Solved structure of RNA from Homo sapiens, 126 nucleotides shown. Rfam match: c-di-AMP riboswitch aptamer (ydaO/yuaA leader). The literature on the family includes a 2004 paper in Proc Natl Acad Sci U S A by Barrick et al., "New RNA motifs suggest an expanded scope for riboswitches in bacterial genetic control". Rfam 15.1 lists 7,607 matches to the family in 2,262 species. Rfam describes the family as follows. This family represents a conserved RNA structure found upstream of the ydaO and yuaA genes in Bacillus subtilis and related genes in other bacteria. The ydaO/yuaA element is thought to act as a genetic 'off' switch for the ydaO and yuaA genes in its native state. It is believed that the element may be triggered during osmotic shock leading to activation of ydaO, a predicted amino acid transporter gene, and members of the yuaA-yubG operon which code for KtrA and KtrB K+ transporters. The entry also models magnesium, potassium and sulfate ions. Released in 2019, the model rests on X-ray diffraction data to a resolution of 2.71 angstrom.

RNA sequence: GGUUGCCGAAUCCGAUCUGGCGGUACGGAGGAACCGCUUUUUGGGGUUAAUCUGCAGUGAAGCUGCAGUAGGGAUACCUUCUGUCCCGCACCCGACAGCUAACUCCGGAGGCAAUAAAGGAAGGAG
Ligand code: 2BA
Numbered sequence: 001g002g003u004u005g006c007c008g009a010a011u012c013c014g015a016u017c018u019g020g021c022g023g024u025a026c027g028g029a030g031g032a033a034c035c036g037c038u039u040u041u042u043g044g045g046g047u048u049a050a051u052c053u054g055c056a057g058u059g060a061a062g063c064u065g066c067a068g069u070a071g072g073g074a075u076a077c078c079u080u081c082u083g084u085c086c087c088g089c090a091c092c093c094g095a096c097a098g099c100u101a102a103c104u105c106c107g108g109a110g111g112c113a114a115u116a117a118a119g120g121a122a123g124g125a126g
Stems, first nucleotide, its partner, number of pairs: 004113004012023003026107005035098001041095001043096001044093004052068006071087005077124006
C1' cells in the first nucleotide's frame, strides 16, 4: 500500500471483455571500484520470522514425536514499555552468485479474526 481488523512484498488500473495481455503502491535476485573472504562433495546458494541445539523411532540422508532455540507476529485510535497469548512453515536455483555505482532480470500470492490480556502505564492523536 490494502483492510472493519490482522499476517504477508502481494494493492490498484487498463485491456481482452480469454489468442496471448500491459501497467501499479509495494517487494526480491544478479551485477564494478573499494573493502572483505582466500576454506572451494564435507557441495554451495536464494526467498521467508521460520534457523540451530540436544532425546527417541533409524545403522546413514530424509521423515515423524518430544523438549527447547536464533528469529518473528498479535495485544483492537497510534508508537513505545510492561504483562499476556502465539508462530518458529514451506518453496526454489542447479555446480553457481560476498559486498556492489551504472546496468540486467523478476515477484506483486495466499491465509485468517468475533466479549476478548480488544489488560495496564507514558507520550501522542481525537
Ligand atoms: P529471481 O530473482 O529470478 O530468482 C529465481 C529463483 O532463483 C528463485 O526462486 C531462487 O530459488 C533462485 N535464486 C535467486 N537468487 C539466487 C542466488 N543468489 N543463489 C541461489 N539461488 C537463487 P524463488 O525464491 O521461488 O523466487 C521466485 C521469484 O520471485 C524470484 O525470481 C524473485 O523475482 C521473486 N521474489 C522472491 N522473493 C521475493 C520477495 N520477498 N518479494 C518479491 N518478490 C520476490